[PDB]
Context: bound to proteins that are not shown
RNA sequence: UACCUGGUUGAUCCUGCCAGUAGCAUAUGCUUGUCUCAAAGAUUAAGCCAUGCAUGUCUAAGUACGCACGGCUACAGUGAAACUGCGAAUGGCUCAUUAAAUCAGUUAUGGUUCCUUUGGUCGCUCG
RNA sequence: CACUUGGAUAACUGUGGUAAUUCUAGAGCUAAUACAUGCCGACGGGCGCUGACCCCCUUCGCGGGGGGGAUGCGUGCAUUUAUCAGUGGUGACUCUAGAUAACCUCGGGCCGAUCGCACGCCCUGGCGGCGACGACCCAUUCGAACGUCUGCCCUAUCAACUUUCGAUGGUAGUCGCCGUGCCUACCAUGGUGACCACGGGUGACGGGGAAUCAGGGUUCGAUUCCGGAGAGGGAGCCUGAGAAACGGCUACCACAUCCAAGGAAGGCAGCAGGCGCGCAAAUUACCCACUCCCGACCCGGGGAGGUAGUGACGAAAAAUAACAAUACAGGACCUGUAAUUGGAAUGAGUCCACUUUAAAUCCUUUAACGAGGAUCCAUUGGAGGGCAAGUCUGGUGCCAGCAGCCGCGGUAAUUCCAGCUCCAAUAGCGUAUAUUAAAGUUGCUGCAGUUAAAAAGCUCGUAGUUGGAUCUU
RNA sequence: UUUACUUUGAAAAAAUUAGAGUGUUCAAAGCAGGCCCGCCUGGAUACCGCAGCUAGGAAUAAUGGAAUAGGACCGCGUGAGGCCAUGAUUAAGAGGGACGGCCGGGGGCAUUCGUAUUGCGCCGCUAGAGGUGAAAUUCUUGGACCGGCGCAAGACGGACCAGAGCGAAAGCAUUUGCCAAGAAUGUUUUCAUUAAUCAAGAACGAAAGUCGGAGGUUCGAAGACGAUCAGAUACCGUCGUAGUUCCGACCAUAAACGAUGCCGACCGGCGAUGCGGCGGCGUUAUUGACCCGCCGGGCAGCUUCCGGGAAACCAAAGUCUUUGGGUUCCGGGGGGAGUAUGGUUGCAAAGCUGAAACUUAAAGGAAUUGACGGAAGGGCACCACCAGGAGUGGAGCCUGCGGCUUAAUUUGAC
RNA sequence: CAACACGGGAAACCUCACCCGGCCCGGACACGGACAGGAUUGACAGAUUGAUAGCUCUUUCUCGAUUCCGUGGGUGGUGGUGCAUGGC
RNA sequence: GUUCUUAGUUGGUGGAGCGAUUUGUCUGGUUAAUUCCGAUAACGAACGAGACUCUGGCAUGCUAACUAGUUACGCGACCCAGCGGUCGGCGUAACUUCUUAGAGGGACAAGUGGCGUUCAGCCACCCGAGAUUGAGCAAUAACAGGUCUGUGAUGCCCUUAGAUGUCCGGGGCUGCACGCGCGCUACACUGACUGGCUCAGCGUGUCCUACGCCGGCAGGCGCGGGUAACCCGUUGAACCCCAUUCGUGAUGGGGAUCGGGGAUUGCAAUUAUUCCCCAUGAACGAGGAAUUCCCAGUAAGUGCGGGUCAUAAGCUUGCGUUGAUUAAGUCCCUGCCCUUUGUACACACCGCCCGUCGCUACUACCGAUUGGAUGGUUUAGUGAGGCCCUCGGAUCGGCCGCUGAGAAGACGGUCGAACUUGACUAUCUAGAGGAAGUAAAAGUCGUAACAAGGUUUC
RNA sequence: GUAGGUGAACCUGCGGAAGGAUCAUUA
Repeated sequence: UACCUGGUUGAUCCUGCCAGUAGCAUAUGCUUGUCUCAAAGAUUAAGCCAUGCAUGUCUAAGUACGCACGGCUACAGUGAAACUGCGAAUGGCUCAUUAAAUCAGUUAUGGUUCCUUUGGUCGCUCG
Repeated sequence: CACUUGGAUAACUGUGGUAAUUCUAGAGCUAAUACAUGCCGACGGGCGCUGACCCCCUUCGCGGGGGGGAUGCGUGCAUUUAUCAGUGGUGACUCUAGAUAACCUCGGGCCGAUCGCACGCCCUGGCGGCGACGACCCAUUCGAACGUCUGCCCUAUCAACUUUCGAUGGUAGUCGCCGUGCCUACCAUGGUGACCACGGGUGACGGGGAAUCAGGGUUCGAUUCCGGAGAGGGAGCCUGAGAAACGGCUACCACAUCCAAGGAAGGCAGCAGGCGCGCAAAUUACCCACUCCCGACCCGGGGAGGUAGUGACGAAAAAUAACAAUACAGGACCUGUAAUUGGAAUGAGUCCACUUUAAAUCCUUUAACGAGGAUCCAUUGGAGGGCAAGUCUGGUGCCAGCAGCCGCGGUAAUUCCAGCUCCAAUAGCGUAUAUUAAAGUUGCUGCAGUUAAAAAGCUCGUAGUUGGAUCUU
Repeated sequence: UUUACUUUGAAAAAAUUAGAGUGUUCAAAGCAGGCCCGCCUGGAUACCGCAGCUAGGAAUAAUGGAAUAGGACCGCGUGAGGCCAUGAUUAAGAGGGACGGCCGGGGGCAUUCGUAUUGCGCCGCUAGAGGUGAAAUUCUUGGACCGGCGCAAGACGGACCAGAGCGAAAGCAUUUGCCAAGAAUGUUUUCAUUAAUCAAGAACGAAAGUCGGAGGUUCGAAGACGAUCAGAUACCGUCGUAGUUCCGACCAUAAACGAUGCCGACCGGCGAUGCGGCGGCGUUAUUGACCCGCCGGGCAGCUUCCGGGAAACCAAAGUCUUUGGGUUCCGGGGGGAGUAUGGUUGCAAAGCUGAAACUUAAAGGAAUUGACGGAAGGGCACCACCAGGAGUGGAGCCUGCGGCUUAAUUUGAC
Repeated sequence: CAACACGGGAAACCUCACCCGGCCCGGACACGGACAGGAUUGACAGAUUGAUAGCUCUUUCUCGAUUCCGUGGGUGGUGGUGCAUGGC
Repeated sequence: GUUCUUAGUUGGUGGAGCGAUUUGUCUGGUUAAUUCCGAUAACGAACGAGACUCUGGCAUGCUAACUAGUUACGCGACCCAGCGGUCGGCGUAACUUCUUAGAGGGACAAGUGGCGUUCAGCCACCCGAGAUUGAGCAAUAACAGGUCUGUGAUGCCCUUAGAUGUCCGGGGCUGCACGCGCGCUACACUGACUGGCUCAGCGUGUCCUACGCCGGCAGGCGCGGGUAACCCGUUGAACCCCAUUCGUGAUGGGGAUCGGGGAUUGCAAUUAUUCCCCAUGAACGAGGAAUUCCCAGUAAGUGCGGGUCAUAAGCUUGCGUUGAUUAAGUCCCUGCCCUUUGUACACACCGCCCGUCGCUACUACCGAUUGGAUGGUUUAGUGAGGCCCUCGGAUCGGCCGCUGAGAAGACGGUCGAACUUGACUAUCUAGAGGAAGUAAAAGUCGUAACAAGGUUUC
Repeated sequence: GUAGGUGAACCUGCGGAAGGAUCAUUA
């Protein structure tokens, strides 16, 4: 490195395959001093699961009369619990389903919803 | 009532029930940004309609003309419908905005009965700085959903499929967040297909990608990123902005768990772990310190994630000796060989300490020790040919065996079993299987078809494919 | 005029890949780092099929404008006008069509003829005929065969007949008539791209076979015998069904072969041949027949170092690693196997479509040298024959070998 | 063919291998053990035997380092193999 | 030794092919011959053939002879008279003819005539002893040809003292229901027998033998000779030839078997070593199917040497003697050489190779069983549960009876699990029996194909 | 190639082919 070699015949040139050769990734065998990275129950069983854990959360600013503690007259100040609020629709796992479907690039919503965040608006109403 | 409205309930306390559970009952309290209810202020009116009425200028008069105007009705955004006109925008509006007539759902649109900081200022009163929390609505952000165009493996021993059980289209609706046969009614008879429909298969999640590779290709992509899907099978839903959610309910099927037999509870394709299945795959470890996420939050939580363990999946680096003197061999002063000799150098290992880190561990650093057969011992495959390396020795005698392939072995085996030597690659190396190159043995680049495998018996012929010259030099 | 194409611009998730910079101690990596209060500096660029978008290019390739002008262009009252050089490329060594004189075992229908074979009558003479390697079955004094004359029927069209013709192929041969077709040539006719190849589909398709009618001379599967043979349900002989013949339907396969798809181009000679055309001395007949060339299509041959090929060989099997004219069908080691199943066609026989498991290291093609051939040519030998001689093989004995027997009958050589 | 009046193969014994028996060592050399108080060698007569083989046995005399014993190693072979070969 | 007694084989250089290979090494003529002539991408060579060697056959010429003879002569016997006849009686003169063995000579297809390319050559004839005498030697490539039993040729293996070494003794190699090979003697009158007569050639000898006695024979005993052209030996050989007897009868043909005696060799004779004598008197009357060898001094008859050998030839190898028939050709048989051609053959036709059948093993197919098992898909039935509508009104408030909230429940709709069926469909399986394919393999039956494969094949 | 028959390879009829054992056969 834009590469071939053995095998049909007494011998030859062929067609032709078989066999080598080289990676790659799964298993395995024998072996293995150091050290840096690093895959890892996908393949068969998207089979079945003991035990434990994986989702909760409070500021000066929603609600404290728990002496549960605690300083000097509605309410000091901490504060368990409980209501309220918010999240729990993310993350994680697996690849069974699925062949214009999913998906990808490309466009549209002048055919729709949108907590939150940020910016408007919040005496515009004659009662 | 507006200097503040109404009722209720939990925690708690107190009585319990139950074999049982994150089961809950009864009774007494008590809260709100829970749940309800609801006013003042702005607020002087203005603007539309109505029109009592007054007033002015004409008029022979009729008539005609110009203002004022009481009393009544309505009034803003959002919603819903009809109509009128044509502030800003667009390639394009039935857009936005304006005008008018109205309507506005009790299962109810908006129009603050809330909380904290600092607290001043005016004449008891009256005002005021900053925040938090909430709001109908308009934008915005994160998106979401449904559409446009083009793109997918094998198969014809799948050639026609769809359609009064919606298949294609029209009209009107219903439903829905909206466009739509989404659905219903009434009609129309369409729609798709050799340019491969439809049906079947797939050891099919799609893609970014991965392995091989001269140029083309071939094969793979479960797998950390993007997108989809499902949480034992299906189905139905609640809540919510967002779910047809499963570490949410509700069924039925399958399975399975406690039980005092009355009942109750279940979903590891989350992290670990176990059983099973198999050729085939790790600890029921430590931590929120980093990365970020969620919450009322600078404080809480996170098997997300991080760190260790198991780890010859693999990838990178790299020990197992170096030198000198002899003994010798050589070569034209240089080099080689040695179970000879010599003290020089170090790690492996042991091991204090620091460092590292959430705390550790390892590496890095540095003391202490640590090598002569430097026993601190390098394996795995081979040696007829392909193909690097022996016609060595001993055994076996077509036996046992080897051998990918050709082959070897029946008494002198270059091939078996062993010893000796030797080779190859080396902390790695055989073996099985998928697959790529080799393979110009699938041929687009690039194969063949007289006799090696092969051109249809012959012609017509629709698709398909391919098509003479000619114009501004 | 619309596209394809080409170029450019946008817009395109990172990671991965390519790649820039940088001494992780090196390297795989990583995005870091570097320089004496701090300062400086990186975290690049490329690539991202196709589709969609954008602007340049206008060769190539499609496509479009005016022919019943229903046309551009200017003016003027649905009219009257001008005006356009007013508007139709060429006529392919593409094709279709006309036309001309021909030519042909092309096709169909009818007709005519020829001997032969078989049968039959009648006559003649006879004892064998036939058949084979040799025979026998068979036929014959009742007259076979042979001869002669005559009749009948059904096939078949010899010689002429060729490396000649025609046809899409299968295939096609007596005469004459009728029907329709067609190639090639000729052409200063016509149309103006109408073309090439072709899944699906369609027509034709020897022989054998199938089903109906008719006919049956010859031949002859099956069948029956006679031989041959170890056997001979084969070869050879004697009979002989279906079939072979025609008419009307089927069937759809062949070594249906040039084992070679079709259309097109180019690339050496040479002598012939067939058809058509053209030209040219002379012969011959009352436009032909010969002769010498030329042109074109055709069937072929010889020859060649064109080139090719594994070679045999091929002027195509050439113009092929200097690899691309168009297009259809089809092959992928040998077997299993054109089997199994399914579908389909058919009256059936069968056709079409068409696997797998399993098995195997060759199977195969061309050429070379031997060997062998109940292959052919040449030539030779008493270890071969012919013409012979002496014999051996029979007898007894001698001696060698096998076998048997044995304590051993030692063993080598077949 | 190219085995069989062939091995020059006409064997009484020898040849001669085969059979039945009996002796012999003609086992160099090397090492070690033995050994001159003796290694060892040969023997008449009886027993024995096919045998006038001291082969053995009884028996006693004899040679005198030549040998014997033990491993090592040689040698012989008309043994095997003509399909391991030479030559012919 | 054989292929292989035939003529065949090989390089160099050049040419032709990718190559194995080919040309040379050949169309033809000729020859015993790849022998020549001649052709010609071959040229020039090599071996085998040929030459050569021995031998056969001829030389009144040469060389030469007391270990060869002849003739002459001299004697000597005998016969019946001669410079008569015989003498392998004896002796010596010339000589080489005969014997021996040397040297040369001679034959070449030369001469003549034919035929022929007028070449190569062939036929016939003359002349001649002779117009192909007979052998030996003998290529490349081979063969698993034979020999280890020829070797002090030999690898490896086996044995090696109770020997597979070696010796000694005895036995065996000969054993006889049988089959074959090379031979011998015969089947008689073209003979046998008994006499008589008369002729060899190779070759051997320290063992060959002369002579004399003895014995009937085999043999014995004495004397001599020869290490050999000297002696045996003039090798007095057989058949043949002439005369006898026999008389067509298994005879007087034939001489197997066997009894008894006699010699010899040897250490030993038995399983008889040979030899001799007397007796014994078998098959066999010419040989089936088959098959061997041979063409001129040959076949055959016939005896004699050599080898082996103490004893010794029915064998082999050589020698003479007697001496023919047939043929002078061919490719029919069995073979060989060369060319062309075909081949599926190459441990090469004693090659390859096909199908049924039988046994064994495996894979797949067909197959009654309205087979079976899992899946998936759906029609129709029933239908849990939720949601929506329509009701309901337990219970709880406000009001002075009428007002609000409202649970369970139900009708109906909608979505729709699930189950009971049935149908379709996919995959995997069971199956008596049937029929294949493959492979094993020490089988059976034939021989289809490969050559014109024995009927061309497809 | 097609039919029919036979223990089995196979044989036979009709029609092709040379991949044949003839590129050739005389006026």